Notes: 25S rRNA, nucleotides 3 to 419; 5.8 S rRNA, nucleotides 1 to 158 from Saccharomyces cerevisiae: 575 nucleotides with solved positions. Method: electron microscopy, resolution 2.2 A. The entry became public in 2024. Rfam match: Eukaryotic large subunit ribosomal RNA. For this family Rfam cites "Crystal structure of the ribosome at 5.5 A resolution" (Yusupov et al., Science, 2001). The entry has 74 different proteins, among them 40S ribosomal protein S16-A, RPL29 isoform 1 and RPL5 isoform 1. Ions in the entry include magnesium and zinc. The entry is indexed under RNA modification, ribosome maturation, translation regulation, RIBOSOME.
[PDB]
Context: one part of a larger RNA, bound to proteins that are not shown
RNA sequence: UUGACCUCAAAUCAGGUAGGAGUACCCGCUGAACUUAAGCAUAUCAAUAAGCGGAGGAAAAGAAACCAACCGGGAUUGCCUUAGUAACGGCGAGUGAAGCGGCAAAAGCUCAAAUUUGAAAUCUGGUACCUUCGGUGCCCGAGUUGUAAUUUGGAGAGGGCAACUUUGGGGCCGUUCCUUGUCUAUGUUCCUUGGAACAGGACGUCAUAGAGGGUGAGAAUCCCGUGUGGCGAGGAGUGCGGUUCUUUGUAAAGUGCCUUCGAAGAGUCGAGUUGUUUGGGAAUGCAGCUCUAAGUGGGUGGUAAAUUCCAUCUAAAGCUAAAUAUUGGCGAGAGACCGAUAGCGAACAAGUACAGUGAUGGAAAGAUGAAAAGAACUUUGAAAAGAGAGUGAAAAAGUACGUGAAAUUGUUGAAAG
RNA sequence: AAACUUUCAACAACGGAUCUCUUGGUUCUCGCAUCGAUGAAGAACGCAGCGAAAUGCGAUACGUAAUGUGAAUUGCAGAAUUCCGUGAAUCAUCGAAUCUUUGAACGCACAUUGCGCCCCUUGGUAUUCCAGGGGGCAUGCCUGUUUGAGCGUCAUUU
Numbered sequence: 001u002u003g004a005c006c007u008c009a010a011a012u013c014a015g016g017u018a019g020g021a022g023u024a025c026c027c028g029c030u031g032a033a034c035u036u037a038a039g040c041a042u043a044u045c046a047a048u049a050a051g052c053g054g055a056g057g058a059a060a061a062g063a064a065a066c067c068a069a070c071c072g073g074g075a076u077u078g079c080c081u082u083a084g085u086a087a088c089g090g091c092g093a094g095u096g097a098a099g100c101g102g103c104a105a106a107a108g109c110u111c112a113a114a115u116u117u118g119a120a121a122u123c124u125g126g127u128a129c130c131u132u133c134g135g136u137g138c139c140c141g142a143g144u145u146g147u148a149a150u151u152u153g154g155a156g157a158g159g160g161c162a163a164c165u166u167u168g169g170g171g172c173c174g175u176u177c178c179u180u181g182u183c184u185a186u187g188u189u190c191c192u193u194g195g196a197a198c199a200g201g202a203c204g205u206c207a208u209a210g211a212g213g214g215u216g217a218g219a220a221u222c223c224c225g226u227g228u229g230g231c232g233a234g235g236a237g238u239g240c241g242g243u244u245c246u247u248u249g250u251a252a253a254g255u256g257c258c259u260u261c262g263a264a265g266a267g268u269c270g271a272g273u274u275g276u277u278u279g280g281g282a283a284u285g286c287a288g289c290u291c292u293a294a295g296u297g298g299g300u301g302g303u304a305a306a307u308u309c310c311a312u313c314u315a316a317a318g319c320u321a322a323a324u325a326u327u328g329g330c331g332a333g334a335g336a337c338c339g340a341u342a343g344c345g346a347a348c349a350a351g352u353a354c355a356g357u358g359a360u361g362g363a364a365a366g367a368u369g370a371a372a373a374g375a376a377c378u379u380u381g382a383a384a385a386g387a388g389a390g391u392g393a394a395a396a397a398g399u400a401c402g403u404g405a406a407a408u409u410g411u412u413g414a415a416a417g
Numbered sequence: 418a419a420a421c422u423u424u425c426a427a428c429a430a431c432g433g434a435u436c437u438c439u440u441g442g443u444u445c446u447c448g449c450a451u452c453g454a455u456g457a458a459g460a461a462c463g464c465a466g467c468g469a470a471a472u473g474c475g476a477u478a479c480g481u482a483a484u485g486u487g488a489a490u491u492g493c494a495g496a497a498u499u500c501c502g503u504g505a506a507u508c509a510u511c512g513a514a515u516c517u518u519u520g521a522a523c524g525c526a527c528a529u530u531g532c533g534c535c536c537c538u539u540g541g542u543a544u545u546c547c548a549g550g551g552g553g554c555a556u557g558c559c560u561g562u563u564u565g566a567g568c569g570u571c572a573u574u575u
Base pairs, nucleotide, nucleotide: 002572003571005569006567007566008565009564010563011562013561014560015559016558017557018556020452025056026054027053028052029051036043040090066073067072077104078103079102080101087095088094108319109318110317111265121147122142123141125139126138127137128136129135130134156261157260158259159258160257161256164254165253166252167251168246169245171243173241174240175239177235178234179233180232181231182230183229187203188219189202190201191200192199204221205220206210212224213223214222270291271290272289273288274287275286276285297314298313299312300311301310329449330448331447332446333445334444335443337442338441354361355360366438367437374401377388378387379386380385402436408430409429410428411427412426413425414424415423416422417421459519460518461517462475463474464473466493467492481513484509485508486506524532525531533554534553535552536551537550538549539548540547541546
C1' cells in the first nucleotide's frame, strides 16, 4: 500500500416477523383472606379467588433413567375401580394418592456422540425462463468452528459370504365427505252456529306424509312444510373404483451365517442446607446457595446407615393422531324448565335511560281489533272536550285501548249510631 | 229529621292483580374451528327525498360490484309497469371493491382536528418561498445486500 479474516455497526437497504383482541376449556408463574377447627397461631379454606405471562381446536402428556417382585407387565390420555384406602395431620379439625384389574382409544418415532475425504455430495437469496403452494439454468452468499447421506440402543456400523423378495410420481373421470339449489300426495263437497269455520254434523281422499307453523276460533287433506325418493351446481381434498401416461434398477429396501467393534447428552446427576410443596412419613416434587461425579457406569426398588447381592430401566436433547376438556365463538336439535315482580340485568331503540370526577352503579317498560274499519257528519263550547250520529261481533275494545281484583273513592239505595 | 260516620250492593272511578297469550330466557345434547401490521376488537364523527333511535353502511356512506331468484318496496311521496326481462326487491347469496378520524396504531405530537421531513407532479416568475394532488418516513428481531469502524488481527506491500 492492497486484499482478506474476526468482531461490531448503519441504511426509509431486499424480503419477513412480533405486539393487540378474545380467553369457556388449556400450559405455567404469582398468590390471599373470609371460613372450619365451636377460642387460636400449625393446619383448613387452598397448592383456590384476585394479579401476571403463553397457545390451540383442543391444549398438555407421550413411546420408560416406568410399573413391579408376578408364571411378570409394557408410550400417553380418559372412564369404572383401587379408596375415603396406604399415608399425612395441635395424629385435633381435617386431608389423601398410587401399582394391579375391566373398558374407550390406540401409533409410532427423531437427533447428538463415527472421515464423503476419490471429491459439501447440503442450504437461503437474486436473476432469466417455465407446467408457479413450486421447477430448471446461472450467479453471489451460507457453511469445514460441519451443511447432506448413513445409525438412535428395539439397535446399529465397518469388513467377508450368500442368494432371493419388493418398489416412484402424476392430470383428468366416476366416486366418499362438505356447502347449496330444485322437483316429488290427498276436500277447501253439503247442512247448522258464527263477524270469520279452522267448530259441530254428514259423505270422502292421501298416508314411508296425522312433526311443526300460517291462514279472520281446535285445519293431515287451504298454504308453507313433513315423509319418500329423484335431478342439478360449487368445494375441499385421495380413500374406493377405474384411467392414459410413464420411468428405474446396477437406484432403494429387506432378510441368513463369520468376524471385529458398538461412539449413547455435566455446573448435569448426585449430596448438604434453606424455603416451598406433597399422602410421601430421617424429607414427594420444585427452586435458591455451596459442593460436584462416573462408565461392567448411572437412576430407581416409598425407614436413615455400612457390607453383600438381585431386579428393573437408560436421565441430564427432540417430534407425535385418537380416546379427555370446553359458563367463550359459529351452526343445529331438544326439555315433566320460567312465563313479563317469573325467566339473563335486558321478551321492548338494554348494558339503553339515568347516577357518579372516577373506578363503576344501572332500571322501568309486552297484549285495541280479524281488519283502522282509529269515529265522516250535526250540535254546545275559545278550546280540551261533551252530546248525538256512525265503525265494529263487541266502544261493558276509543289508541289513558284484552280481561280488569284489592286497597282507596264518587253517586244512588237500605240500615244503625 | 238531615248532615256526618260506618256496613253491604249496583253503576262509575283509582289501580294494574288474575286468567289466557309469548319472535324472550334457562338448561341439556350434537357438530364445527374461523380474529389481527393485508391493520383486529373497540371508539368518534358522518351517510337516507322525508329518521331521533335501533339496525346497516363509510365521502362509492341504510350502500357499489358479482351470483341466484324472478316483480316488488310501502308510512307518505316519487318512480317503474318495453315486467315474455342482463331484471324490481329494506330479497337471498357473496368470491370484487370502497372502507372518514381513530384504535396494538406505526413521521413527531395529541386536553391541539398541532408540527415536520423525503419522492413524483401541478400552479403561482421558483432547486430554495407558498399552495394543491398522489406516494412515503415507528420499534425489536431474523436472513441476506450495501457501506463502514476497531494496531482485534493475517498476509502482502515504503
The depositors describe the entry as "Hypomethylated yeast 80S bound with cycloheximide, P-site tRNA, and A-site tRNA, messenger RNA, PRE".